[PDB]
Context: one part of a larger RNA, bound to proteins that are not shown
Molecule: LSUa_rRNA_chain_1, nucleotides 3 to 458; SR2_chain_4, nucleotides 1 to 184; 5.8S_rRNA_chain_7, nucleotides 1 to 170
Organism: Leishmania major strain Friedlin
RNA sequence: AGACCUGAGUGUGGCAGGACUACCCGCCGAACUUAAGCAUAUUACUCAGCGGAGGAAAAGAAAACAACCGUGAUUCUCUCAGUGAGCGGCGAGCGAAGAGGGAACGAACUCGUUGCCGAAUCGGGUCUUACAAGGCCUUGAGUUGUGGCAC
RNA sequence: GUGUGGUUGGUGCAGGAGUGGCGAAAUUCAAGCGAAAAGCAAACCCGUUGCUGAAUACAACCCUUCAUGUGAGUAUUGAGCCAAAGAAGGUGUUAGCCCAUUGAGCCAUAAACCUGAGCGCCUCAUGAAC
RNA sequence: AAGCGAGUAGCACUGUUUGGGAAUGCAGUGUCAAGUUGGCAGGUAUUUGUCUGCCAAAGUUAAAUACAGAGUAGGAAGACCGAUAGCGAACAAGUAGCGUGAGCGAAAGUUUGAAAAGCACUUUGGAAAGAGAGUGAAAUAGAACCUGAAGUCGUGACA
RNA sequence: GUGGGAUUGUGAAGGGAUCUCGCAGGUAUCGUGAGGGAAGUAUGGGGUAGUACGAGAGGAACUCCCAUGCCGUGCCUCUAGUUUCUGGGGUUUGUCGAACGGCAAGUGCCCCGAAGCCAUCGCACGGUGGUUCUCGGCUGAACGCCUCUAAGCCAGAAGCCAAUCCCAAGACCAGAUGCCCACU
RNA sequence: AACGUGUCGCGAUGGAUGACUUGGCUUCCUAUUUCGUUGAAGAACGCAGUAAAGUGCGAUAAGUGGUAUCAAUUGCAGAA
RNA sequence: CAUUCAAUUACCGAAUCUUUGAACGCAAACGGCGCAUGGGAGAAGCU
RNA sequence: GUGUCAUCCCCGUGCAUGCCAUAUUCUCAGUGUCGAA
Numbered sequence: 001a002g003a004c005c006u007g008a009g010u011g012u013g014g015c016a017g018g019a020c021u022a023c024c025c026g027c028c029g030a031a032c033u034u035a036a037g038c039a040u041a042u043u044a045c046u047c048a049g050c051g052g053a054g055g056a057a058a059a060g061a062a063a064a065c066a067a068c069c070g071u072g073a074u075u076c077u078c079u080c081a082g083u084g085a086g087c088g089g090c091g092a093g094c095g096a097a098g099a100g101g102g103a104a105c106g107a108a109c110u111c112g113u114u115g116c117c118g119a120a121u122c123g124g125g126u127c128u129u130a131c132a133a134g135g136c137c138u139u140g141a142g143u144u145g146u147g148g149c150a151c
Numbered sequence: 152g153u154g155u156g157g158u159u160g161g162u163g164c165a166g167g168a169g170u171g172g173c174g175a176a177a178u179u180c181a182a183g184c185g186a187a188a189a190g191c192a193a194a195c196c197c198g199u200u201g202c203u204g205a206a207u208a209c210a211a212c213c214c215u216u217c218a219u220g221u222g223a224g225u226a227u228u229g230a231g232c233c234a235a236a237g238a239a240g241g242u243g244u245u246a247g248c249c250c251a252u253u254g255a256g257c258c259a260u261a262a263a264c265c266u267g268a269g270c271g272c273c274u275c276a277u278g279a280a281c
Numbered sequence: 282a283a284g285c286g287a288g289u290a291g292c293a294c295u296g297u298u299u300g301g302g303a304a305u306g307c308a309g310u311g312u313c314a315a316g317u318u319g320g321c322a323g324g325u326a327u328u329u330g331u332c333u334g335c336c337a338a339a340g341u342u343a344a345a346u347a348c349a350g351a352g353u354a355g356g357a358a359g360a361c362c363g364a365u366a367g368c369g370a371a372c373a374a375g376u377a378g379c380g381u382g383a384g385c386g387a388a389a390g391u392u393u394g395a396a397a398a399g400c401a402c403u404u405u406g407g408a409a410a411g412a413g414a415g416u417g418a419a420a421u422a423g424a425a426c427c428u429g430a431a432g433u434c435g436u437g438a439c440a
Numbered sequence: 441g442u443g444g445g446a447u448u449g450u451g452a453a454g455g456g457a458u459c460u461c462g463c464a465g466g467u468a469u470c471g472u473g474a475g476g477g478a479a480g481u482a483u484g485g486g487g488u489a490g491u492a493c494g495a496g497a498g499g500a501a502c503u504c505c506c507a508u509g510c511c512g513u514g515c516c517u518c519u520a521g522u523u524u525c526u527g528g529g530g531u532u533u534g535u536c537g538a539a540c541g542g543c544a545a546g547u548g549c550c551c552c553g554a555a556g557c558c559a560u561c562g563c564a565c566g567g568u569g570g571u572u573c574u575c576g577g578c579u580g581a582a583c584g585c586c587u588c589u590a591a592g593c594c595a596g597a598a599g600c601c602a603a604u605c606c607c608a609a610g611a612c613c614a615g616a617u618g619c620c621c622a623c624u
Numbered sequence: 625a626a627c628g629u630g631u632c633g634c635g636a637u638g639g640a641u642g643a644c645u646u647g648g649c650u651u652c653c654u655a656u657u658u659c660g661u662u663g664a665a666g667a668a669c670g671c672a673g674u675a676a677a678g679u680g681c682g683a684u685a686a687g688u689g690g691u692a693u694c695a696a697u698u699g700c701a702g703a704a
Numbered sequence: 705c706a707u708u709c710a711a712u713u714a715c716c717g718a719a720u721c722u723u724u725g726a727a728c729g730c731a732a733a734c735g736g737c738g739c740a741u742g743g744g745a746g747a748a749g750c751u
Numbered sequence: 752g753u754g755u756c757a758u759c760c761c762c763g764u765g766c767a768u769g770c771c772a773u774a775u776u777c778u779c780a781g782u783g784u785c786g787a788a
Stems, first nucleotide, its partner, number of pairs: 002785003005781005010774007018659001023054001024052004034041001038089001064071002075103004086094002108341002111286001115149001117147001120146001121141002123138005153278004160273005165266003169260005178230001180229003189203004209220002212456006231248002233237001240250002262656001291312007319336005351658001353655002357651003361648002378385002390644001392643001399426001402413004427642001432637009441463007465620003469616002471613001475607003480510004485505002493498001511566005519559001521557002527552005532545003536541001570600002576594002666724003669682003673700002688718001689716004729737002738766007751752001
């Protein structure tokens, strides 16, 4: 000289802020009230407050139930059950789950890891009537690992 | 070898469904006016027939006299008629037949959706078996 | 042939939540594993040793469910209300009006009549109107005009 | 009967019929007076008198008559207050050029000021009969006697009642009158 | 007699009632049903021959283009 | 234009769409003021 | 008359902040780590 690797400038291409907010998701969060008073409790994991999405959301493929002759992702309905469960100045009050009948249901897939490969990957130009899941080129990105295959 | 993908993307080829538009019946029948365009013949039938009228109305103390007054027939009564349509709206009173409405059916369609995972050409991927 | 997600799961304290009761989930901080001879769960804490189910600490996913003050485009209804009711709003209603502002927020059906045929013309009055005449089935249908109650008032007759 | 009006809301014009009302009082005086209201009330002086009483000290009252408080009802001659008669003067500032006349200062201000109103601040006027209380008597029983009473009588309080004073006929005055009208 | 009372007929004031409802409320359903930097929602100002509000629209302004439909709109005017 | 060029209506593909507003060149009780870049108009002189 | 046109004036477009990607491989910074021949 130069390199990478840390960080800047500008050009190019794009995206976010706002609105809605019934339902839904995350937080935050009362008091009136009830207990014939009141402080735990109750109202209520509610209202008000701060965020976020959709046509629904969220959930969802077992570190699940059961204890059976066993069931078999999630969600929802009846029921379980205002419960001889439980929680509670065990007072006022509160309060579910599994099983069972059902709705739905073509319900299942991906990565990471392991081990066999190892740029086969991505982006960008440019051809094919084609910002092709294609060909060619390309250091640009990527070996500080993208992509393929297998139980 | 062979045979798959319309979810690879280039191109082009249809039937639908969906949307929009178009699309039915039969009385304006007969009776004319304040009082019969009203009734009565007692379940049905007689009855496709018989009967006719207490409105010669009423109009503000009454008694005469001169006037004035009856919106539109979806009413009533007779007949008919359509109905795969009687289903409600409109029209000057209460409407199947005055009007609208709808049934079969007709036409047109960017793409998307549905259809031997619809159907061809090129391209590209791909399963099965040696 | 090898493996399968670490400040994660646990544990301590605190706080909160739950029917979850020696602690159902979660959070802060401290402390922090194991490795299928293994973990997690099995609703009374512990130490043992059996059994059963499952394999957390990445991720995607349609339907059946919600719409408890939403929207778009279409539809269907009602033993509901009928203008002081029903939305505040049947109407130029979130308008007119009020408040510095946050906000508050009405009244009010035009319902004449089948058509406007919405009363030419005469008459007196400054005009508004009055008296006539017309239209209309009806102007006690004459214009924010169907019906037109109660209450109150005027007037005439009477007691 | 006479007259005048009118009926119930759906035109007009004539007929009845039926209601209702008027058909006798007006107007001007003088009075009555039931009922109601109600008002006068105190002090002092003169004199009695320095006497009655009283040892004395002391010490009264009424006939009468002279005032004065208060209260009441009035009045405006006087005196006093009051003035927007802005009456007549005077006087300040401003103002119409000056004098004049004034004007402004919600009546400028000052003195005097008639009328009216008005002050116990002025002036005038304020009355008589009954009937009872308490009480004292008379006559006089019950009860010989007595007794004020019991039956009768008398006198008697600022009390009460009436008069005087104020209102006055829903107090319904057949009280008296003037004039019209009606009746006659 | 006058105010003033009562009752009835007729008027006024006043807008109840009844019939009427292009509105409200409530329930149910169907979908290639969910805005914005390609500048939304909302505010503001304008636009007709005549035009305040409202409605609709945006200097192309009570509307341009297109496809249907077929003879108006209407208070007047104007167009045909 | 009436056999569809209608101030008719209905629907919808093409268009238009002022000042703002998340508002985003900088501001703002200002219809205000910039930088870069494309244009337009343009007096006096010039042919 | 024509074009041309200084200052002035009018119109279009781009120009906020942040973030992502990117630069036919743009321009740089660091007593960060190296290293030239």